[PDB]
An RNA: 23 nucleotides with solved positions.
The entry is an ensemble of 10 models.
Primary citation: Marchanka et al., Nat Commun (2015), "RNA structure determination by solid-state NMR spectroscopy".
The PDB entry is titled "RNA structure determination by solid-state NMR spectroscopy".
It was solved by solid-state NMR.
C1' cells in the first nucleotide's frame, strides 16, 4: 500500500490486537 482481526470439531471458549491485525 490495504484498513478488524487469525487458529481449533460457526463466533459460547482461549492467546496477541486501534499503543494499526492478513499478504
Nucleotide at each position: 500500500c490495504u484498513g478488524a482481526g487469525c487458529u481449533c470439531g460457526a463466533a459460547a471458549g482461549a492467546g496477541c490486537a486501534a499503543u494499526g491485525a492478513u499478504g